[PDB]
Context: one part of a larger RNA, bound to proteins that are not shown
Order: sequence, then structure tokens, then C1' cells
RNA sequence: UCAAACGAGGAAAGGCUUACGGUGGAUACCUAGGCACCCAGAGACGAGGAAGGGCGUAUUAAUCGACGAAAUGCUUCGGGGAGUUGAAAAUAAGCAGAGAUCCGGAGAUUCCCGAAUAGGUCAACCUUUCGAACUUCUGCUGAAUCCAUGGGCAGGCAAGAGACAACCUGGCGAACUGAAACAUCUUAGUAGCCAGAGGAAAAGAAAGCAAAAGCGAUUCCCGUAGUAGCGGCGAGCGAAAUGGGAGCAGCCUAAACCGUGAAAACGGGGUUGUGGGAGAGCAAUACAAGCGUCGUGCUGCUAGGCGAAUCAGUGGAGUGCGGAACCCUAGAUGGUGAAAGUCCAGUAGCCGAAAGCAUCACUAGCUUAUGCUCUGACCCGAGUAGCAUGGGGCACGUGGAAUCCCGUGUGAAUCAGCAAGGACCACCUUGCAAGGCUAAAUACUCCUGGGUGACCGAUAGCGAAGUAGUACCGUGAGGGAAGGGUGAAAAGAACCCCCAUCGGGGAGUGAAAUAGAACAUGAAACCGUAAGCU
RNA sequence: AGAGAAGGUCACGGCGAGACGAGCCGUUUAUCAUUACGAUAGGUGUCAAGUGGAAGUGCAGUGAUGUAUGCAGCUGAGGCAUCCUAACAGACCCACAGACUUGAAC
Repeated sequence: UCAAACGAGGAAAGGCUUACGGUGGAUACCUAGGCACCCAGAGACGAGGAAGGGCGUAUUAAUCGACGAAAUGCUUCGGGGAGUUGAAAAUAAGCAGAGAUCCGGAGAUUCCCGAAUAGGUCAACCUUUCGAACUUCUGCUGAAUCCAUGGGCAGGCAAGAGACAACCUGGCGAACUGAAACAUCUUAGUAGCCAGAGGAAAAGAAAGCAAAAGCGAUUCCCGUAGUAGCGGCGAGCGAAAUGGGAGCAGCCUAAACCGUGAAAACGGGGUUGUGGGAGAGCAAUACAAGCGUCGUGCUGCUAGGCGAAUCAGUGGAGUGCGGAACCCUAGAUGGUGAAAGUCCAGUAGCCGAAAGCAUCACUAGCUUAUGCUCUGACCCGAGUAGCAUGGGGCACGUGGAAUCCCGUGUGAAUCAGCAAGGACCACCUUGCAAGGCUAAAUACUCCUGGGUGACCGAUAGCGAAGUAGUACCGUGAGGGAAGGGUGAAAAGAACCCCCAUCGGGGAGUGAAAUAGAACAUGAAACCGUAAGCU
Repeated sequence: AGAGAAGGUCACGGCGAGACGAGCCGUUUAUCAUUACGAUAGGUGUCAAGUGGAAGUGCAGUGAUGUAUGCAGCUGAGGCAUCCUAACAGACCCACAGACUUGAAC
């Protein structure tokens, strides 16, 4: 050199690992906002114009609050004590130890709509004789129609209206459902609608429970007891008495009769259940009980004041650490550059109210008010009870079905009476219906003050920690969000370069700027850069 | 490291090639002639070709209109000439004599 052999090294978009970033807001640490309970209190306001809204008011003024043509406030009485004219700086002018700003009590004003109410109206506007419409009250006048009624006129800060989370009362009154279907039944006299009213309401002073012994208004809790019972005897529903506690309060009328009145009616008299009153006759009737408007004080609330005790070092800051002291009738809380008994505001304890409210006490003086015989004469709440029928509701579904409450139709008795005691009769016991009022124990939270959480910590907790019932959607009823964290302090970055801005790089600030505003710790998915192997 | 091997890509001018990429042709256009290579596209000139007789003027007609000048006028995506304009400027990638073994040559 030729031939054959093998395929080293180098070399890629990507892949795996590692590291550094971005995007993005999990986790952790927080709060600027909420939730639930305990002890108290309240449950408002309004024709003297409400709740809730609209429009406006500041020297300048978009928004939220405050206020209302007396407008970012006025008067007065007290407190307060040094800087102030809201959030919210800045600007321009003021006020102020001759005591402002601010904090309380009592007052004034309080535009338009809205119960809206001078009339009208498409809410926040219009027209106007300028007016609280209508009902009620007080007067005047006096249609058909004599009395009357109805109208008409006038007076009168003139009673009522409307609003109001839940609880409460009354009226109307479901269905899904359960019964493994379904109609009786259950869900349920629930929900929701309407009406009304109070801080509680309702109920309530035995025509009652009970059973041979006794209790003595109503309401609530324990318990009786898931018992007795009810029930297509199915599902399921469900007492009461006895007993134990909370809390305790009883009163006023109709009638007989006596006077007054033509009557209606007024006054006196009386109000109870082992019957009581009237009636007459005797007595002696009512001081000590309950009330209690002039107002006077006591105690609390509605503003506040006094108030003990620490120094230094620790390199951003010391309340922590180490060291040395002190107070405590005060080591409850919150704040302070970083965790505090001794830094601040405060707490214990003490003091304090002109005015207003409330709980108590006292005070007028009228006030409700005390007993024995005689009578079986006069009264005891009437179209009621009861009965017949049709229903409802009582734990109880028509069942032997009482007791309680209604429609229709009938319809008693007066203490020598009536009702009840689970058909009814008899006997006994208990009680006295058909008139009314009444505090407390009890139920609730749109709210107020204080206190406490084996409650949440921004997908949580009220829907809502920001102009949230906003934005947005819907003709309307109505439905219904999301968005939190620079730093101890803005000291928020002079100035230079890039530079039309935005934005970035140095400088400077700061403990930190790799905390630089779209900024706190900053996980993962996801998008990437670089390096090692491939 | 420097510098840019052959050659490839972009760029420039185009296509009877093509969705885009790709593929093909060309990028200063010659000089000699017995001779063929150096016009890519467009324009210009010329020719084929298509349409079918322009405008203006004259003539005839009262006029519509016809008729002569005139295979006119227009067109010419095509063929051939012509560098008239544009292919200017240029840019990037790219060059260790081809590892290691064995045999035969030398």
C1' cells in the first nucleotide's frame, strides 16, 4: 500500500437527577369581623308626623357617617380640663384658662316621600281656597218624620290609625310522609296566611279533685309512666289522682230590699257554701289592716375624679435573658418597636350629681272593712242548663261514652233546689254554672351592659372582617357573589444612566429592599434556564 | 486560533415544478464561427395567431346608415431578436488523510 474485520471518540430536540427562578395562594403564625352561652335589663318609636328612604348642609367636598333651610349644628343645667374645627391629611380662616373641642341630663329645630291625613299622583312630585283626611270627643244648627236619624257649620299640639326578630292569643287550616300499598288513622291542629296584643301573654279564686280518709285558685319542673287505657286493637297515640319543689293574692258586680225616676236609670244595701243575704229585733260595731294624688328624703342608674411599686447591660427595638430592688384591699384586661404586678390607660379601695329616671320609706284624707237570736214566706245571674238530632274536642277513633264546646229544633227548677262523682237509678259525699278583673314562678331574643369559652381564624365564622344584601341576573316576586396581612416607624426610594411612558439597573433609607408597593411565611400541579449521564 | 476545501443552504430573477418545503433553470448577459455553449423574467421590436374592418377625414343619402382610405384597428398568456429595467449586495454551515485488530505485501 492492498484486502477483510469490528464500530472507539465526537455529535440532538428530548428524557432522568440536581440546583436556581417564575406562575400560583396550600400549610403555619395573625386580626380589622363573627358565633354560642351565664347573670341582669329591655322589648322601644309614632298625627308633637314614626320605622325606613330620597334630596341636601362643611372655605374648597367623590364616598361613608353625623346633622336638617336654626343643616358637618342651636339653648340650658352639670361634669371636664388643654388644645381643637368627623372619617381624612392638606389648604384658607377661626374658637380657646374670661375654661373651647369633648362627655352626660332636660329642651329646640327637624326640608320632600312614606300610616300620609288639604286635593291629585307614575313614592321622594304637581295643583292649591293653605287645610291633621276619616272615625271618636266637645258645641251650634235641626231632611223625608212629631220625637229622632242623616246631613251642615265651628272648636280642639286631638283620643285612635302605622311600624314591630322571636315568644303568646284568636280565626282559616294543608300535602309529601308513616302504616313498608291505601281510604279509618298518622304526619297535625304542625307548617303557612290573616287579625290582635304585651313585656310577657294566656289561664285563674271550685256548680272543682277525691272516695268513706282527706285536699282547698291558676301556672311551671321532677315523678307517677311510656303505667291505666285508646287504636283497620294495625301503624302508632297517651293520661290523671296521691307524692316532692319553684312561686303564692285574692277582689269587684247582677238580684231581694230601701230612696230617687213615666220608664230607662242613679245612689245605698249585698257577694256566700258544714249554705249565705234581704227581712225584723238585740246589740257597741269598725284605733291599730289594705290604700294613699302635695310632695320629703334613702338607695342605685344616666358624665367623672383620687389611685402604691425598677434601674443598668444585652449592637433595629427589651416587657424576655442574667444580675440587683420594690408595691400589693391593686398578679383583672388592653396597649406599648419584643412576651410587663412596678412604662401608659387602668384595676383593688375610696370619693362624687345641678337635672332626669327607677326601687323603697314617710305624708294629706277621702278611704274597702269586724258579733247574738227570730224566719223551713222574699232573692241565688234563663231562651240558660237539659232533652232529640247533626258534629267537634277531651289520652279516649260512638264505643257502655260520661265530663267540656258549638249549629238546628225544643225547653226546666231556686236551697224543701240544682250540678258533678265516666250510660243510668237509688243513697251518701263534694260543689254552687249561665257576669267580670287580677302580681309572682313560666316561654322568646331584632337588641342593651357586664362576664365566660377543651367556639371559628378569611373555602372557616352571620350571606357579608373593603361603598353586602353591594356588584350581577330577573318584567316581577326573588335569587345572590368574590376580593384580608410591606414595615417598629413611609423613612414609599433625592440624584445619575436606559428613558416618550410603563419598567428596570446603581445610589440612598431600613435590622432586613434577595420587605420596593401587583411588596409578609410562600407547598403542589403548570411554564422554564443551567449543569452531570443518556 | 486564523482563514473559508470541494460542495450545500439562504438571498436575487423565474418556471410547462409546486399547498408550504422540495425539484429544475438563471444570476452582467460573451468572443470566435461553418457552425450548436453566455437572454431568467418583464418591457420593447418583429412574426404566427385571434377578433373581423378602428379613430379621424372625404364621398353618397332628408335621415337612420352605407362606403373609401385599410387583411385596418385592437390583442398577442406564444415563437425569434434586443441587455432597455431588475438578477445588485452579498451572508451562514463546511476542510484531524479518516480510531482500534488481523492477514498478505513492502
Background:
This is an experimental structure of RNA (23S ribosomal RNA, nucleotides 2 to 535) from Spinacia oleracea, with 640 nucleotides shown. Released in 2018, the model rests on electron microscopy data to a resolution of 3 angstroms. An Rfam search finds the family "Bacterial large subunit ribosomal RNA" in it. Rfam links the family to the GO terms ribosome and structural constituent of ribosome. Lineage of the source: Eukaryota > Viridiplantae > Tracheophyta > Gunneridae > Spinacia. Among the 53 different proteins in the entry, which are not shown, are bS1c. The PDB entry is titled "Structure of the chloroplast ribosome with chl-RRF and hibernation-promoting factor".